[PDB]
Context: one part of a larger RNA, bound to proteins that are not shown
RNA sequence: ACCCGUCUUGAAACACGGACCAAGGAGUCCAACGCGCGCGCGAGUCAGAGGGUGGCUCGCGAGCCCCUGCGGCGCAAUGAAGGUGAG
RNA sequence: GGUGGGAUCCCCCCGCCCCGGCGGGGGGCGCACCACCGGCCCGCCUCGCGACCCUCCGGGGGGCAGGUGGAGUUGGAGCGCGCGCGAUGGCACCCGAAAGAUGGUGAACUAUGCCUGGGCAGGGCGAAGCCAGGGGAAACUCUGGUGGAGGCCCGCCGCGGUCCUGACGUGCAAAUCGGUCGUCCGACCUGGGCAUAGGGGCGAAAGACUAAUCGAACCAUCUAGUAGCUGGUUCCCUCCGAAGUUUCCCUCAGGAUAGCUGGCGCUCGCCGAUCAAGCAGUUUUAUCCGGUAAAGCCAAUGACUAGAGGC
RNA sequence: ACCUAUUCUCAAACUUUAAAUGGGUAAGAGGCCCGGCUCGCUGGCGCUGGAGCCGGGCGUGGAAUGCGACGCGCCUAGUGGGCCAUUUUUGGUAAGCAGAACUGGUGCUGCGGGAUGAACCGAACGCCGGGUUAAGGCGCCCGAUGCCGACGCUCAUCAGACCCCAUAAAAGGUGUUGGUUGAUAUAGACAGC
RNA sequence: CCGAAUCAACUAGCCCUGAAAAUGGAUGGCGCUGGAGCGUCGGGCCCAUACCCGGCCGUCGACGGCA
RNA sequence: GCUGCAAGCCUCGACGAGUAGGAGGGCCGCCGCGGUGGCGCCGAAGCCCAGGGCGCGGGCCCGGGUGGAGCCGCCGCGGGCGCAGAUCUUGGU
Numbered sequence: 001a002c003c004c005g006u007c008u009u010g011a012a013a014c015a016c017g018g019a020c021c022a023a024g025g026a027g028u029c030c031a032a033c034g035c036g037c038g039c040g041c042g043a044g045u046c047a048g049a050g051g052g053u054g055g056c057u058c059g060c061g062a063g064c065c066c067c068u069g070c071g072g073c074g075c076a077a078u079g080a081a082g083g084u085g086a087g
Numbered sequence: 088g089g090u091g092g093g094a095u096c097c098c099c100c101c102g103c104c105c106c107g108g109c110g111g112g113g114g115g116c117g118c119a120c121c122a123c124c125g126g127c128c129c130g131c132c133u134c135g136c137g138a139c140c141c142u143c144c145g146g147g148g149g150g151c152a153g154g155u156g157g158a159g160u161u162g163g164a165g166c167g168c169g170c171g172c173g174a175u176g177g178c179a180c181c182c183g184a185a186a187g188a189u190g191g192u193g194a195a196c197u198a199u200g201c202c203u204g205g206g207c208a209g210g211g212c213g214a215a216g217c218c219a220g221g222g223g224a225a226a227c228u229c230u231g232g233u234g235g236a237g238g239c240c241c242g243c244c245g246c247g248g249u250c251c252u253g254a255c256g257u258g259c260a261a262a263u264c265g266g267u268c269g270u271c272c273g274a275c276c277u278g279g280g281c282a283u284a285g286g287g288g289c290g291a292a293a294g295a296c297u298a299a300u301c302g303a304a305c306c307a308u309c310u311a312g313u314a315g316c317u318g319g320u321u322c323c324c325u326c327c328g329a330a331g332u333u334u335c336c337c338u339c340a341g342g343a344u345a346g347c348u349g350g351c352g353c354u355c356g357c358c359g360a361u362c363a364a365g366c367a368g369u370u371u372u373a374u375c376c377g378g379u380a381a382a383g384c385c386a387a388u389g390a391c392u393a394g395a396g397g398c
Numbered sequence: 399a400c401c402u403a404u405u406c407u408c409a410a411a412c413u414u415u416a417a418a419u420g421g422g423u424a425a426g427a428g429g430c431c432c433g434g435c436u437c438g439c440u441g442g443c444g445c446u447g448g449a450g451c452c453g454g455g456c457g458u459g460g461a462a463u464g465c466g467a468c469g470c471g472c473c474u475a476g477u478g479g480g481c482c483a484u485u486u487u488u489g490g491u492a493a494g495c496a497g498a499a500c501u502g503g504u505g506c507u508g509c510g511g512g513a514u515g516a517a518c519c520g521a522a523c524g525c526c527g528g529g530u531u532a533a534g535g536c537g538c539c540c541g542a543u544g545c546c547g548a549c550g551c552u553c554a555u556c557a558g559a560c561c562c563c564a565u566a567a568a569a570g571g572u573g574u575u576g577g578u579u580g581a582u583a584u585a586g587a588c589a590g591c
Numbered sequence: 592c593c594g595a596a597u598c599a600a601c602u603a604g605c606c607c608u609g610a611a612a613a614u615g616g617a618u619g620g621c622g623c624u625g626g627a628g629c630g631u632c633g634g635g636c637c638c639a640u641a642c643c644c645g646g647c648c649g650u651c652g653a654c655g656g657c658a
Numbered sequence: 659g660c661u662g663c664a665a666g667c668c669u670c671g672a673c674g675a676g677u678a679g680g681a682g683g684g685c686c687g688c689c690g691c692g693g694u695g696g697c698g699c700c701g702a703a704g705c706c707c708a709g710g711g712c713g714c715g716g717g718c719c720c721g722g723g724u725g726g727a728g729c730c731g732c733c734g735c736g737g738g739c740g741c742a743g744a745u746c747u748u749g750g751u
Stems, first nucleotide, its partner, number of pairs: 003018004019751006029177003033173009044073003050066003077084002088124005096115008125161003128157006139148001180319002183316001187309006198283009209241003212237001216233007245270003250266002253264002285301001287297002322684006332345001334343003346477002349473005354467002366464002369462002371425006381415001382413002388409002393404001395402003429456009480504004485499002488496002509520003524647007534637003537621003543634001545633001547632005558623001569608003573605010590592001648674006655668003686740001688737010704724004709720004
Other pairs, nucleotide, nucleotide, family: 004742tWS004743tWS007011tWH008010tHS009480tSS009516tWS025741tWS025744tHS026319tSS026741tWH028179tWS032174cWW042164tSS043074tWS043163tHS047067tWS049067tHS053055cHS054062tWW069070cHS072166tWS076085tSS079081tHS079082tHS083129tWS086159tWS087161tWS093118tHS093119tHS094117tHS095116cWW104107tWS134151cWW136137cWS138149tHS177179tHS182317cWW184313tWH185312tWW186310cWW193285tWH193298tHS194197tWS194283tWH194288tWS198289cSS207273tWW208242tHS213235tSS213236tWS214235tHS215234tHS223225tHS223226tHS244271tHS248249cHS248267cWS249267cWW255260cWS259263cWS284297tWS285304tHS286303tHS289295cWW290293tWS323715cSS324714cWS328678tHS329476tSS329677tWH330346cWS330477tSS331505tHS333344cWW348474cWW365465cWH377419cWW378379cHS378416tWS379417tWH380416tHS383386cHS384409tWH386413cWS387412cWS390407cWW391406cWW392405cWW394403cWW410411cHS426429cSS427457tWS440446cWW457459cWS475679cSS476678cSS481517tWS484500cWH487497cWS490492tHS490493tHS507522cWH508522tWS510532tWS512562tWS514564cWH515563tWW518561cWS520532cSS531639tWH532638tWH533638tWW535542tSS536542cHS541637cSS552626tWW554624tWW559622cWW568609tHS583595tWS586594tWS586595tHS587594tHS587596tWS589593tWW615616cHS616617cHS618621cHH622627tWS623627cSS657662tSS658664tWS684716tSS686716tSS687739cWS698727tWS699727tWH701725tWS701726tWS701727tHS702726tHS702728tSS703725tHS713715tHS
C1' cells in the first nucleotide's frame, strides 16, 4: 500500500464495463479554406486540357520537351448601377 | 508626403594602442514597423454656381471646396509546389437507435368465408301429437298410458382451459403436466381443397390474429439512415498548462462569443556600463470619488413609550 | 383633544453626520521655459482668444521597491455541470439546503500532520546523501521527554482528554478551589446547652 | 453558660445533576487518576517530496566559449 | 595531448506538480518503397529461457534452447503503424 477503466463537484465504492488468453479493433481519405513553414521563380507565377518523341512502346501508364500562356490567381479599387478610377 | 520613436549604418573630436583596434564625448542619414498629420481614387452629402473655347444639332468641361462611406491609394508580393495544424462538406474517430421510404415474399400457424368429406357412449327432465278411462245438464275438464321435441340436464370421446394463483419454472415443453373444471345435437368439432396480403387482410371486438414476429408481418435495399445522447478511442520521455464565467441562441445534457491555454514567431533591450526609460493584483506623496459599518432621530421622512407644562 | 419643552425604543427599500477597507488620477525631456510663424475658427484689441506649425534654451531624468519589455502580432485546443473554506451576505426553523461578494483552495495534487478522510494545518513534487525544520507530536501501539520539568486545578457508580470535527442547553449543587461585596464579633458573636 | 472568628449575598474554574435508542464498540486502540486529564509555561527531542550543502538527470536562460 | 558528427563540443546560473489540452524530441516500435551497408543451411524469421547486459523510459543487444529459409542496419519515402477496457469482434480455455 483498497481495482482498474469511465462519467462525475466528489469512485475502493452498495455507480457502470471487465472470468481468462490470443488475434483483430477506432481521427482516415477527398474537396475546398485559413494561418504558419519549406521551396521555385518573381509583377509576375503556374502550362491545364492537349500536343511533341530515346520509335516495334522494360524500368517508362515515369521522365523530357513546347503550348504564338486558353485560362486561373495576382498587378485597382469603388458604386445597386449607369459609371468613374488612385501624389 | 510630413512629424515622433527606430535595428543598423555614416561623420567629427579627445585619450590610448600590441597599429587591429579600444575608451570617452558629440552630430547625422535613417530600414522594417507603429502612432499621428496630409495628398489622391470611387460612393454619398453639403456648400460654392460662372464668367469663360472646344461646340459641331445634341452635348462635354468649368482649381469647386468642406465632410463622410469604401474589403482603396502614396514605389507592388504574389503564384505554383510541399508540409503542419485548425474549422468545414462528405460514411467522416469507431459502435449504437425508436423510426421513415422503396420493392418484394408469406393464410403449412391463426382469423373469417367458400367447396367437398368425416365425427360426437350411456342416462335424465320429459313438450306437441295420439289412445283409453273417469267427472259434468252442458260447456268441457280430470287421470293413466303413449309419444320423443329441446342453441334442455348429467356425462364419456372430442373440443375447450376455471381453480389450485398445484407441478414445472437453465422445464418434457421458447406455454407443458396433474387433479379439478366448462361444454358435449349445436352459434358443435374437424381434414383437405379454396378466398381475402401489410396502413392491407380478418376480427361474436381482446388492438385480437395474420408461420414462436402485430398499437401495422417478414425479406432485401435506400443504409455505414440521423443522434446536442451513453460507450470506447492503442508507444515513451520532455516542456507549457486550463475552464465550468461574459453576451447571444425554441438555449438550460448543446452551440456561437469573450476570457482563460498552447504554439509560432517577431520588434527590441541587455551585448554596447540602473544608460535611462517603461511596467507593477505593492507601498509613499498629492489630489479627488462614495453613503456601507458605526452613529443619529432633542435633525428631516416613517415607526414608537411615558409623563409634564400651557390656553 | 391639541400646543410647547422633555423622554423610552427603531429602520433594509430613512438620514443631518460619517469611517476602515476600497476606486480613479498625478509623481517630468511626450517635461519646463522662450521666440517666430500659420488660420477660412474666435474677436474692441494677427496675437483678444484658442489651436497648429517651427526654432532655441535648460538633466541634479527630478518618491520607494521590484522586474528585461508579462513588448507587437498571428493561429489556437480544451472548457462554457463545478465544488469547498475564512469573512461578508440573501431566502429558509434548519440542512452535508438553495443563492451571491472578496480571496484562497480544489477540480488538475502527491507529500508531513488531523487515527480514518477531497476541501482542515504545514508545505506543493526531477533522482539522491547529509543537516535542520514546519504543522503536529514525544506512556505503549508509534520515530521522539527513560526531563529526578515548574505552579495550580480536578474524582466523575454516564470523568476528562485540543482547528475544521463528528452534538449538548436552560436551570441547579452545603462536590471543590478561587474571587467580589457587606454584616455581627472579647460592652462576649456564630453553633450547641 | 461556654470563649474566638463567624455569617450572608454574588461571582468564577474543574467536577456533578440536568443527559433516553435500538448488532457489540470506540479520547484511534491499549490504557492512563503525584497522572498518559485540565490551564499557564520552560528545556530537550522526533520527521515532510519544505529549507540549507553537495552529487547526478533534464529543461530554461546566458548581457557565453571555441573553425 | 584531447574535440571541431559547429544539427558538434565546452562553461556558468536558475529551475522541475499536473487532469482537459497544446507543442517538441525519439539511435522507440510495426508494414511496404527508393537508395545505401550488410547477414544467412558453420542455421534466417518466429518462439522459449532461474544466462550476461544497455536505456529515465518506449524498447534494445548478447548468450542458450527450439526452429528450418529468409532477414536487418543507416539516409529518405508511403501507411490499413502500436490496445486492457468499447454489455468490443472472432477463436480458444